Solved structure of RNA (VS Ribozyme), 22 nucleotides shown. Keywords: RNA hairpin, RNA stem-loop, protonated adenine, GA base pair, RNA. The entry is an ensemble of 20 models. Released in 2004, the model rests on solution-state NMR data. The work is reported in "The solution structure of the VS ribozyme active site loop reveals a dynamic 'hot-spot" (Flinders and Dieckmann, J.Mol.Biol., 2004). It comes from the structure "Solution Structure of the Active Site Stem-Loop of the VS Ribozyme".

[PDB]
C1' cells in the first nucleotide's frame, strides 16, 4: 500500500473493525 476470511448490518452488491501471501 494491493488480494480477502470472521464478526455485525446488506432481495446483496457491497459498508465497515482485524488475520494470511508479502
Nucleotide at each position: 500500500g494491493g488480494u480477502g476470511a470472521c464478526g455485525c448490518c446488506g432481495u446483496a452488491a457491497g459498508g465497515c473493525g482485524c488475520a494470511g501471501c508479502c